[PDB]
RNA sequence: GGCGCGAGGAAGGUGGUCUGAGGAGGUCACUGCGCC
Numbered sequence: 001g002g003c004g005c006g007a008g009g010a011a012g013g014u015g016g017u018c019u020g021a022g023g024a025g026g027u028c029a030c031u032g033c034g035c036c
Stems, first nucleotide, its partner, number of pairs: 001036004009018001
Other pairs, nucleotide, nucleotide, family: 005032cWW005033cWW007030cSS008029cSS009027cSS010012cHS012015cWH012025cWH014026cWH015022cWH016023cWH018029tHS020028cWW021027cWW022025cWH023026cWH033034cHS
């Protein structure tokens, strides 16, 4: 880095995205643990 989980702040944590992004909305938090 990848797959599934855990974790995990919001109006919802959740699908993409952790000041990035569908950004013209909230938020700014998690970051171990197993497999390859």
The depositors describe the entry as "Crystal structure of the Corn aptamer mutant A14U in complex with ThT". The RNA has 36 modelled nucleotides. Crystals were grown from: 20 % PEG 4000, 5% PEG 400, 10% glycerol, 0.2 M ammonium acetate pH 6.7, 0.1 M sodium citrate pH 5.6, 0.5 mM ThT. It was solved by X-ray diffraction to 3.1 A. It is bound to 2-[4-(dimethylamino)phenyl]-3,6-dimethyl-1,3-benzothiazol-3-ium (TFX).